Notes: The RNA (23S ribosomal RNA, chloroplastic, nucleotides 1 to 535; 4.8S ribosomal RNA, chloroplastic, nucleotides 1 to 103) from Spinacia oleracea has 603 modelled nucleotides. Graf et al. published it in Nucleic Acids Res. in 2017: "Cryo-EM structure of the spinach chloroplast ribosome reveals the location of plastid-specific ribosomal proteins and extensions". An Rfam search finds the family "Bacterial large subunit ribosomal RNA" in it. For this family Rfam cites "The comparative RNA web (CRW) site: an online database of comparative sequence and structure information for ribosomal, intron, and other RNAs" (Cannone et al., BMC Bioinformatics, 2002). The entry is indexed under Chloroplast, ribosome, ribosomal protein, translation. It comes from the structure "Cryo-EM structure of the spinach chloroplast ribosome reveals the location of plastid-specific ribosomal proteins and extensions". It was solved by cryo-electron microscopy to 3.6 angstroms. NCBI's taxonomy places the organism under Eukaryota, Euphyllophyta, eudicotyledons, Pentapetalae, Spinacia.

Context: one part of a larger RNA, bound to proteins that are not shown
RNA sequence: UUCAAACGAGGAAAGGCUUACGGUGGAUACCUAGGCACCCAGAGACGAGGAAGGGCGUAUUAAUCGACGAAAUGCUUCGGGGAGUUGAAAAUAAGCAGAGAUCCGGAGAUUCCCGAAUAGGUCAACCUUUCGAACUUCUGCUGAAUCCAUGGGCAGGCAAGAGACAACCUGGCGAACUGAAACAUCUUAGUAGCCAGAGGAAAAGAAAGCAAAAGCGAUUCCCGUAGUAGCGGCGAGCGAAAUGGGAGCAGCCUAAACCGUGAAAACGGGGUUGUGGGAGAG
RNA sequence: GCUGCUAGGCGAAUCAGUGGAGUGCGGAACCCUAGAUGGUGAAAGUCCAGUAGCCGAAAGCAUCA
RNA sequence: CUCUGACCCGAGUAGCAUGGGGCACGUGGAAUCCCGUGUGAAUCAGCAAGGACCACCUUGCAAGGCUAAAUACUCCUGGGUGACCGAUAGCGAAGUAGUACCGUGAGGGAAGGGUGAAAAGAACCCCCAUCGGGGAGUGAAAUAGAACAUGAAACCGUAAGCU
RNA sequence: GAAGGUCACGGCGAGACGAGCCGUU
RNA sequence: AUAGGUGUCAAGUGGAAGUGCAGUGAUGUAUGCAGCUGAGGCAUCCUAACAGACCCACAGACUUGAAC
Numbered sequence: 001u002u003c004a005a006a007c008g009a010g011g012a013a014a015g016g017c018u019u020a021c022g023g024u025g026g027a028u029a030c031c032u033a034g035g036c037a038c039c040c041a042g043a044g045a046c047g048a049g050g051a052a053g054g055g056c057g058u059a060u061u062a063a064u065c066g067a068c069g070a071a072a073u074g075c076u077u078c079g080g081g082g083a084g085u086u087g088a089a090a091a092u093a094a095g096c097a098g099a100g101a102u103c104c105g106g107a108g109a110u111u112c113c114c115g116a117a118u119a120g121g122u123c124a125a126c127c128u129u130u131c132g133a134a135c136u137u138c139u140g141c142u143g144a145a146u147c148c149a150u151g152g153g154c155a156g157g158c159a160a161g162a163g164a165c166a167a168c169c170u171g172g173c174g175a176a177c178u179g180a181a182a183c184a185u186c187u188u189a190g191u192a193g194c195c196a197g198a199g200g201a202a203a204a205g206a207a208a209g210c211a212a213a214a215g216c217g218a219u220u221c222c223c224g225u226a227g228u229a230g231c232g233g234c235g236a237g238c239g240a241a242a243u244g245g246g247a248g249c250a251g252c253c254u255a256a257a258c259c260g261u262g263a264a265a266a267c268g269g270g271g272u273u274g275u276g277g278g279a280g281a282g
Numbered sequence: 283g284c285u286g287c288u289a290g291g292c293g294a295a296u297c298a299g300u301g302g303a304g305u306g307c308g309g310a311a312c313c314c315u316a317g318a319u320g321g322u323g324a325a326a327g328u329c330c331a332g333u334a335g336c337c338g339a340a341a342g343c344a345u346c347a
Numbered sequence: 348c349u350c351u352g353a354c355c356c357g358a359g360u361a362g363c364a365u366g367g368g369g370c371a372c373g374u375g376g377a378a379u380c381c382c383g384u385g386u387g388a389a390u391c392a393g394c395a396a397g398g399a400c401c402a403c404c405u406u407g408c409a410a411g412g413c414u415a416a417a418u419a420c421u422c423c424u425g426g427g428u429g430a431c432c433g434a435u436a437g438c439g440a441a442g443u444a445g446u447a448c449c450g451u452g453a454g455g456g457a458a459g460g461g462u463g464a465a466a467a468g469a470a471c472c473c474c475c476a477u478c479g480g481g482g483a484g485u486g487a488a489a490u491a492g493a494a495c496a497u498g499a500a501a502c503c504g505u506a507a508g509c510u
Numbered sequence: 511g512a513a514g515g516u517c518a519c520g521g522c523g524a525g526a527c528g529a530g531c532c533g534u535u
Numbered sequence: 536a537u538a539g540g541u542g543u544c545a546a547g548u549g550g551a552a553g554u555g556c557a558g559u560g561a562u563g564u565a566u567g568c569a570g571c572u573g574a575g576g577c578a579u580c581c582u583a584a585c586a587g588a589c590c591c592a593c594a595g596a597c598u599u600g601a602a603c
Base pairs, nucleotide, nucleotide: 001602002601003600004599005598015510016509017508018507019506020505021504022503023502030461031460034432035431036429037428038427039426040425041424042423043421044420046163053114054113055112056069057068058067064088065087075108076107077106078105079104080103084096086094119128120127121126129132135161137160139155140154141153142152168199169197170196171195172194173193179186183233209216210215219417220247221246222245223244230238231237251413252412253411254357258269259268260267261266276356277355278354280350281349282348283346285344286343287342288341290337291336292335296310297309299307300306311328312327319331320330321329362386363385364384365383366382367381368380372398393408394407395406396405397404448455449454468495471482472481473480474479514590515589516588517587519533520532521531522530537583538582539581540579541578542577543576544575546572547571548570553566554565555564556563557562
Other pairs, nucleotide, nucleotide, family: 003004cHS007597cWW008596tHS024501tWS025500tHS026498tSS026499tHS027498tHS028497cWW031433tHS032433tHS032434tWH033441cSS033460tWS034437tSS035437tSS044166tWS044200tHS047116tWS048118cWH048162tWS050115tWS050116tHS050118tWS051117tHH051163tWS052115tHS054125tSS057072tSS058072cSS059087cWH060092cWW063089cWW069070cWS071074cSS071109tWS074109cWW074110cWS078340cSS079289tSS079340cHS081102cWH082083cHS082100tSS082101tHS083097tWS083098tWS083100tHS085095cWW106341tSS114124cSS130132cSS134162tWH143151tHS144150tWH145149tWH167200cWW168419cSS174190tWS174192tHS175191tWH176189tHH177188tHS178187cWW179236cSS180235cSS185235tWW186236tWS190191cHS199201cSS200419tWS201418tWH205218cSS206250tWS206251tHS206414tWH207217tHS208394tWS208407cSS209406tHS211214tWS211405cWS212397cWS213404cWS218416tWW224243tHS225242tHS226241tHH227228cHS227239tWS228240tWH229239tHS230371tSS232235tHS232236tHS232373cWS235373cWH236373cWW247417cSS248416cSS250414tWS250415tHS255272tHS256271tHS257270tHS284345cWW289338tHS293316tWS293334tHS294313cSS294316tWS295327tSS295332tWW298308cWW302323tSS303323tSS313317cWW315334cSS316333cWS318332tHS322326tWH339340cHS356390tSS358389tHH359360cHS359387tWS360388tWH360410cSS361387tHS369379cWW370378tWW372375cWS375377tHS421423cHS432436cSS433441tWS434441tWS434460tHS436441tWH439444tSS440444tSS444458tHH445446cHS445456tWS446457tWH447456tHS450452tHS450453tHS462466tWH462491cSS463465tHS463467tHS464487tHH466489tWW467491tWW468492tSS468493tWS469483tWS469492tHS470483tHS484492tWW485489tWH486488tHS486491tHS489492cHS511592tHS512591tHS513591tHS518534cWW518586tWS520537tSS524529tWS525528tWS533584tSS545573tHS549569tHS550567tSS558560tHS558561tHS573575cHS
């Protein structure tokens, strides 16, 4: 080397695992342009000379946000400050500025339409007018049913009131779930809620009071007494006060008895105090 | 009329090396009755506005009067 | 300084009967305070209280009013402070938020921060109708290019070693 | 560019798509 | 000779259109197993099968034993 048998490496995937680098995404880190809580002072406003809050406007040029209101990105006055300004985003155009603007402060003037809305109507921001604070108590006249009077009508009126307002607060009404291992007494609670009212606080408040033979001297708030005395289907639960220590202190006025101008016709003076005080008459 | 509030005012002291930028680093100073704050190219008592300290009101509000 | 103890002392009131409320107190021996109904006093020789009630003491003067403080609170202004928050936190709300949006209506109710010191935000050239991209240029940095600062994970790939 | 295979081109009594089978002067 | 077309022939359907003639007219009737179809067979390159592309080769790892 021919062919018979065995054995089957090395090449060879979409994928897997590992490392790297990307993307997606917005964690962590660092941050602030906005919040949160306390303490010390204040303040709790504003409104019929029109509010709180809004509609519609107002620049030399579209939108919005703030400012402003037909005197409309502002007007007047008195002060302060002195260099660049004509709001935010920022660009243009024209102005105003050392004879002192822009700005900052105090005081004034204006403030379309809606809204307590209030000339009347309305479907808020409009419509109609006679152009008007509607309505009530003030205040001038009037003149109903009956004398007086009351209702009512007409007038003048800066014209007081009205509405809004986080909590706190005063007054009216007033739950239930829940707890009681269920539940009705009871508890939740006079709490939540609604309604009305007003202030910077409000309410309370100057003894018909405490207390014990010893005394204290209007309220209100803290410490305490005390979780004691008590109450309680004596259950769940609820629960004081005086004595004591502080914070802070402050006390007033009025009616009649009497007086005057009939008389409780309606006005002034006399007095209002606790181990009793008054005025009256002498 | 008394004081405060509503505007304001004056107000000390630092310079450089450091490779974007210095207030930070090592260096040398200074002020302070000012070392409270906020900013500034990177954190400043001395860069800025300020602050301690003093000064100030025509007008209006509160308080003593 | 005296009192006739004349007269004054907040009357439909207090008290009373009956029904209630509220005082820590549920009716209880239930006082004190206030109320609907009905009754209905007295006047400092008085009246009321002292936890039924009577007696004696003591205390006070009800039925007319007013009154600062200490006390309660935060839509809010000024000044200070923080073993407070730092964008899923802190007000719901760091952006023209009670907006957008939903609901007939009362009412409910969001999310969305960080280029750089300085816009110096990219003249010019190329691809090219645009968008966007690569050189250039600016800048300390453009592995800061506007969808920009640090940039984790899931998820999506591309490349290499083995399988 | 081996043998051959896959596409394309015209189709099918084959066929959901692939597959199968015929044709490409 | 792959599909289509064309030609033709099975097959289907039922006697077109036009014209002639008959009837006043609806209509009939002849020309005419017509005319219209033809998924089927057969013929013929008239049209399209143009143009072309991609994949693939070391005569075959490794060990033993018979054989010219």